An RNA: 31 nucleotides with solved positions. It comes from the structure "Crystal Structure of the Ribotoxin Restrictocin and a 31-mer SRD RNA Inhibitor". It was solved by X-ray crystallography to 2.15 angstrom. The entry also contains Restrictocin, not shown here. The entry is indexed under protein-RNA interaction, specific recognition, restrictocin, ribosomal RNA, sarcin/ricin domain, base flipping, HYDROLASE-RNA COMPLEX. Crystallisation conditions: PEG5000, K-MES, KCl, pH 6.5, VAPOR DIFFUSION, HANGING DROP, temperature 292K.
[PDB]
């Protein structure tokens, strides 16, 4: 370095079918 | 409804 996983960004930006 | 980069671990090559 390739690949898949899981947390985090974040219930954030975005956004109205929630 | 509701992502993602960026962050950080794991498994396999």
């Nucleotide at each position: 370095g390739c690949g898949c996983u899981c947390c985090u960004c974040a219930g954030u930006a975005c956004g109205a079918g929630a | 409804g509701g992502a993602a980069c960026c962050g950080g671990a794991g498994c396999g090559c």